[PDB]
Context: one part of a larger RNA, bound to proteins that are not shown
RNA sequence: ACUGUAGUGGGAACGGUCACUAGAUAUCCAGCGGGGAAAGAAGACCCUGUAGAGCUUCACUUUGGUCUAGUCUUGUAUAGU
RNA sequence: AUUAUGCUUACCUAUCACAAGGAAUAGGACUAGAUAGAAAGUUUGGCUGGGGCGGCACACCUUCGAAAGAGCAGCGAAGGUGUCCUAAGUUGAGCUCAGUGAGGACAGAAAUCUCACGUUGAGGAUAAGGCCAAAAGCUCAAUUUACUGUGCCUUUUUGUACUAGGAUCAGUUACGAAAGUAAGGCCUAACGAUCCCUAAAUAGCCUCAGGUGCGUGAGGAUUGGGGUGACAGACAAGUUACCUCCGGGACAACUGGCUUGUGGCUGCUAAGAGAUCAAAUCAACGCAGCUUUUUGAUUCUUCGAUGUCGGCUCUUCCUAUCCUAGUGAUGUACAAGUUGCUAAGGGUCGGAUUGUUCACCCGUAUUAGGGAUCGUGAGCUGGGUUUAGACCGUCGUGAGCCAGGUUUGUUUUAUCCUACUGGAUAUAGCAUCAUGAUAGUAGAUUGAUUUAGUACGAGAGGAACUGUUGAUUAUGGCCUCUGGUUAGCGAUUAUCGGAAACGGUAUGUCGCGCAGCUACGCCGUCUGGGAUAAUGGCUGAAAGCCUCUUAAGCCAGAAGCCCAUCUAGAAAGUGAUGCAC
RNA sequence: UACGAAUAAU
RNA sequence: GGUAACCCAAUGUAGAAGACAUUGUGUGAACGAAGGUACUGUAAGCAGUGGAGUGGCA
RNA sequence: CCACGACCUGUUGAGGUUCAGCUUCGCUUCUAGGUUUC
Repeated sequence: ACUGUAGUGGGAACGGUCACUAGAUAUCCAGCGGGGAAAGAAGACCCUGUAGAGCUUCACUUUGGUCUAGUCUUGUAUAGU
Repeated sequence: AUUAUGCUUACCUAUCACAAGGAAUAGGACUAGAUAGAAAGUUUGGCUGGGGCGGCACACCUUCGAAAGAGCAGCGAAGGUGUCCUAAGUUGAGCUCAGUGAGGACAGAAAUCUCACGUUGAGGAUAAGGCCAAAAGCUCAAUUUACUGUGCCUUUUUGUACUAGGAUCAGUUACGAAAGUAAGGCCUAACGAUCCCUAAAUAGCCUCAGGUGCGUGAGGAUUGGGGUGACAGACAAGUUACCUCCGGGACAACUGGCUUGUGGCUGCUAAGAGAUCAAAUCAACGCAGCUUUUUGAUUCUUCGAUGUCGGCUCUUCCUAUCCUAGUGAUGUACAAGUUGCUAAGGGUCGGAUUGUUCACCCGUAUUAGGGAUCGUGAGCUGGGUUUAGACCGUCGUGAGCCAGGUUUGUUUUAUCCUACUGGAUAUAGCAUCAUGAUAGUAGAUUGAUUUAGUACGAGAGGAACUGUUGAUUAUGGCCUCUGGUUAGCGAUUAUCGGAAACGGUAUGUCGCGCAGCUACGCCGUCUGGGAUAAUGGCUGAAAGCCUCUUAAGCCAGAAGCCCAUCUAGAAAGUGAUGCAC
Repeated sequence: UACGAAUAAU
Repeated sequence: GGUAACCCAAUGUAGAAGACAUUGUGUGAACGAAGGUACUGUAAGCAGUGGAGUGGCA
Repeated sequence: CCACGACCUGUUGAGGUUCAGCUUCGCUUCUAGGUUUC
């Protein structure tokens, strides 16, 4: 998906369908929450990826800021080293 | 050529317009050095009975595993290596070691000396295993073959390399009388690509593109070294609970499965406790099982999600029985006990603290434990656990961390199909009255009184069958009373209808209140069979005795099972009687 | 369209 | 053809809808009456040598 | 002796409500149609 009653068995180790049994006449109404491992999200947990991002610093590289030196802008008068 | 302090006109602050003051300086431009995240970029291995922490099983070597050819895995077992040595190498010669036994001034368990036996157990740099006796050991002597150059082979080709080892050729030396031996260490581990740098040549072999150029300098081919232990070799720290994405049941937390060490429960045996006496009752040291209500172990299912702890509420099931029913044992006089068997119909609780499960106290009608996806979240609750806020404490330089503590923190959907509960509708007339296959089943407990201060007992104390009479709890039914509720009447506040009357409004407030429902009220719950489970008996063989049958036959026998009773009921498609075709 | 009873028995 | 049921119309012994039950010429329904029965608690309006008192006429 | 006066006495166990799911009896009033089935 198609479906829609149960039990055990084996089986991806918890079957609505398989095997062996128990049941069944059907179609509706109103309640109800046991089940449909019901619905809502390609699990926010954990792990993978030679995938990212935020933040930190005693990771590796740097860039800027600050400090310091040299050169240019840079002339002139007088004492001395 | 450089230090010092004047000058102003450069330049500068100054206010946009001043006027002064400073001064070849500020500042700007370019270069250089120094600075623990202000900002940017990037990284932050692998193996692994999940990952982390721990460890290296990531490169090599030995023994075992490994199953007498080859080969063989694991975080299988026991270890080792990142070196050491110009002698601990090479050669020739000579000798024999470890140990045991006897001896020998001081001499002792051990000093040095001597003889005898001595298959190698010593020693051979170290791990482990081989190998070795006129040696491969120990000693003495001379030495540098631990030498130079190219192919080849093995480990290993289902993957060719390097490392290590091996047999040669072509040299040359060493040693020995010589044959010969030596290409390190007795043999198996002791180590490494490209690129780049670097060293080797008495100073050599090729190139520098117009010169067969001249010095310097550079670049090549050939041979080593500098190094990558993650050892076929990137150059690299954390944190995220503010997190994102890709996927994964290839892999954890969670239910189930397999397993049962651990937990729980039970046998067999007795070595003794038990005054005496193993078996009334306990039970060691041992041995054999069961259980899935504990926790592990594992990774089969689920990561395009089975809503995860406890409590509340309701159902059903199991018995490994605490009570109630019935029975046997006893260290059973009575009573209260301890203990075995059959039995799961019924009963198994009110509270204090704690999120608790569990535990522990107070109190009562004496008092067991479990299962159902650790029953039960579209049934609830959300106290705990487990997000984002925040605080404390230890840890961390820091971001942050912590089965360490504390506080605030969103719980969605049924209208679908089944299940269940009640109620209807179609059929082979209409209606009444019946049968009753089948399914369900209900009463269960207990006090006081009588028997009785009796049996029994030295005494203290202290029962029982039966009957009577109440109660608790569950269940079915009822409304006479009693209590709860109540738009029928009365009272009354504010306001509105002119006042009162009678009404509205505040879904009005108070008082009483039939009916109806309802409990806090009231009534019923009677009652005997049958076959069984344990067990006790009768008759009676086997077994001339004896035995409940461990044989035939017979009897007595549980709140249990089936009947009786009570609830539903012929799609159990039925039947008797009225009409009807 | 027709007995019934036993099965160490009619 | 003729029976019979159901609709329909009430009612309640009952009920979510269906259904079930009872009646449909009879006190069945609707009204009414009871010195039938209940609940409330003394209606309105009128009268009073009633009434703490205050105000006015004579 | 007349105005205004919560309230009290009398008429007054009065007045109101009483089946809607209460009981007794009363000709007061009212009662009609439609479709299938064997």